């Protein structure tokens, strides 16, 4: 340096639709 | 609080 990765998640956070 | 999505940001993982 590149790809791949939202069976969220290796995790952490958020927003966005319902719901309670 | 859950929850929905090719959401998003931080990142993960792999190749070298």
């Nucleotide at each position: 340096c590149g790809a791949g990765g939202a069976a969220c998640u290796a995790c952490u956070g958020u927003c966005u639709u319902c719901c309670c | 609080g859950g929850u929905c999505g090719u959401g998003c940001a931080g990142c993960c993982u792999c190749g070298g």

An RNA structure with a sequence from Hepatitis C virus, in which 36 nucleotides are resolved. It was solved by X-ray crystallography to 2.21 A. Ions in the entry include magnesium and sulfate. Keywords: internal loop, regulatory motif, aminobenzimidazole binding, RNA.